An RNA structure, in which 38 nucleotides are resolved. The structure was determined by X-ray diffraction at 3.23 angstroms resolution and released in 2009. Entry title: Crystal structure of Tomato Aspermy Virus 2b in complex with siRNA.

Context: bound to proteins that are not shown
RNA sequence: CGUACGCGGAAUACUUCGA
RNA sequence: UCGAAGUAUUCCGCGUACG
Numbered sequence: 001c002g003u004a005c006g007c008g009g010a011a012u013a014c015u016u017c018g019a
Numbered sequence: 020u021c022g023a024a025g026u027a028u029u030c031c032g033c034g035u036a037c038g
Stems, first nucleotide, its partner, number of pairs: 001038009011028009
C1' cells in the first nucleotide's frame, strides 16, 4: 500500500407471530 | 398494554492475517 476474518461498542426504520 | 422472532439502512474503536 492492497487484500481477508474476529471481537467489542452503539443508531435508525419496517414485518411477522403469540395473550 | 405485554411478550417472542425476522428483515433492511447505518456509524465507531481495537485486533490478528496474507502478498